The RNA (Telomerase RNA P2b-P3 pseudoknot) has 48 modelled nucleotides. It comes from the structure "Solution structure of the wild-type P2B-P3 pseudoknot of human telomerase RNA".

RNA sequence: GGGCUGUUUUUCUCGCUGACUUUCAGCCCCAAACAAAAAAUGUCAGCA
Numbered sequence: 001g002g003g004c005u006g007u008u009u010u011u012c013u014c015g016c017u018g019a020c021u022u023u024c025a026g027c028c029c030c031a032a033a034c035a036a037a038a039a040a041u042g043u044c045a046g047c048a
Stems, first nucleotide, its partner, number of pairs: 001029006015047006021040003
Other pairs, nucleotide, nucleotide, family: 005035cHS006036cWS007037cWH008038cWH009039cWH010040cWH011042cWH012044cWS012045cHS024037tWS026033tHS045046cHS
C1' cells in the first nucleotide's frame, strides 16, 4: 500500500437445504502458492 489461495458450515421462510457481500485464514512484492471450517444485525428462493 495491495495483492495472491481458497472452501466447506450458520440462520436460510422466521423451516430443511443452495447462494448473497462478506467476515476469516495464510503467504507474496518479477512473486504472489495449494489447501479447509465457521459466522453476520440479517437475509432471498423450491418443496410440504
It was solved by solution NMR.